[PDB]
Context: bound to proteins that are not shown
RNA sequence: AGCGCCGCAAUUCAUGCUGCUUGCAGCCUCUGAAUUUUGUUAAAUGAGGGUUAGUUUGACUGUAUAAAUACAGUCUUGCUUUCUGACCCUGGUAGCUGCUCACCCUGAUGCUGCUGUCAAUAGACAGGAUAGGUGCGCUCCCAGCAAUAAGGGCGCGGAUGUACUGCUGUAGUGGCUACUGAAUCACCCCCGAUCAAGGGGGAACCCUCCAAAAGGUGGGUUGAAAGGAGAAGUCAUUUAAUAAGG
DNA sequence: ACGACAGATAATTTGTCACTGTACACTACGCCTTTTGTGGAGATGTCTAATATCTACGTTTTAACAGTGGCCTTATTAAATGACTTCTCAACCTTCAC
DNA sequence: GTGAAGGTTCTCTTCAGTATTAATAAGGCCACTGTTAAAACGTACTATATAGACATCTCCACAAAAG
DNA sequence: TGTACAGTGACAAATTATCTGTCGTC
Numbered sequence: 001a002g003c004g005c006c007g008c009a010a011u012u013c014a015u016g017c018u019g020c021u022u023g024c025a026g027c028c029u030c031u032g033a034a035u036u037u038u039g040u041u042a043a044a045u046g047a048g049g050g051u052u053a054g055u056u057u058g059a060c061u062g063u064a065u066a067a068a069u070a071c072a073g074u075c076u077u078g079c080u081u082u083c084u085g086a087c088c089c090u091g092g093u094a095g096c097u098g099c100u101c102a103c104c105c106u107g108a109u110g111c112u113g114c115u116g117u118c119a120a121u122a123g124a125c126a127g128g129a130u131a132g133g134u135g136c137g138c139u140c141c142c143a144g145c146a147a148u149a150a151g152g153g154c155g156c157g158g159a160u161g162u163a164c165u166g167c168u169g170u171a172g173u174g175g176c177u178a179c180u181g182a183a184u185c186a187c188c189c190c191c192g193a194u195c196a197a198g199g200g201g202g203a204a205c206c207c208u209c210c211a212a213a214a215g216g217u218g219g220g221u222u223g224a225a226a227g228g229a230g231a232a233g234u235c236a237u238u239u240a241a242u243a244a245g246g
Numbered sequence: 247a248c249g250a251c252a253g254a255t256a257a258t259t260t261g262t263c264a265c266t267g268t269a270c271a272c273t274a275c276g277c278c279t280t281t282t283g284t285g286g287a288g289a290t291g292t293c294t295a296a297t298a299t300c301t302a303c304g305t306t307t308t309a310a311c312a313g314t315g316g317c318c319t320t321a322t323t324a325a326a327t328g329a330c331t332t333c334t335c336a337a338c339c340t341t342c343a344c
Numbered sequence: 345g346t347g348a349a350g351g352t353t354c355t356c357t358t359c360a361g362t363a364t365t366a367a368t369a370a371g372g373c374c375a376c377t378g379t380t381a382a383a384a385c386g387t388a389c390t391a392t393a394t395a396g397a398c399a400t401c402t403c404c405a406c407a408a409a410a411g
Numbered sequence: 412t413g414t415a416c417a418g419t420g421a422c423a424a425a426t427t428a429t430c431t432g433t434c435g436t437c
Stems, first nucleotide, its partner, number of pairs: 002138004006039002009036001011034003016027005048089004058075007079227005084186002091180010101169001103153003110145004114127005132141002155167004187202005203222005210215001228335017248435002253430003257426014277411001279409003283406012296394001301388018336353008
């Protein structure tokens, strides 16, 4: 550059507003629609992985009301999910095991990209989501690598009947198993539970009230939502393997 | 008569010389006018090559991008994920156990 | 003798399916031509706008004849 | 105070035209 997203600004407008005449005429503050720009000291988005039986989203009855709901009383259980906060990590020790590589060229939805001490080689230590590029992000772009997309080139060795194979190391990079490190939370701390289990103690802010210079009863509160589930088939995307297709 | 011989004689010219009238008295080629062909500036009219100006002739060059053309393999089965579809969502009775 | 486990039927599915109004597309590299503005740039047939070497006519001044 | 030369009058010398004689036939 491109693409997606985000807000911004602008135009037009009705699902917005104003009015009497209740269907029409103005307007663009609010709340929205039509995609039109633009990236700014702007306002919005923002994707490294993980952490709670977390809180709120309830049920019934009465009273009120135009529904929407609202207040009061009683009861309450912990399921499956979506967000917002806050917090913790960049892991360890043994096993098992795949893939990759003679070498060269190209470069794929390939791999890598933070900070700061130190440090020529080498990475270590301490920080840490501020993690290459733009407002944010990508499979795009930039830089290094590229054997682990495809291809192409071209060595010696084995094999050569269509299969292919070696050049391959304390190697590079995955997976699996066992044990193990931190958060294991919803205002904070501590001690417990985890097929059940809760208990203790605090900090802010607000009510309630002695008659009172002063602290202190009796309580409250400290983020929100959603729910119809099982079973079986199928499509699409991607990945891996196999085949050259009756 | 007239006129005709040789020679007289009144003219005619040639030559003298006293007299006088006159210029010398400086005092014209010079003053003035007009024509006129030759000649000297000096205002004015004559009229070009040329070195530009002053655009256009249009003609190259660029890059942008548009269109053509080659290449790209295709199948099955399993897995994960996201979705879609279908089906289901009784209830009263009997029997044997304290 | 209330509670637990176990029994039983429920039919037919010749019915349901097949049509539109359709959106600009959804393909990306490579190289290779061939247009398509449109920018840059050599030089021609002109239309004038002078600047100044020359030619010309005119006005005025001098030698020859007559009174 | 003049000078004095060319022209002119009155005249004599010389030339020569012509007219006067004595003449002869007419």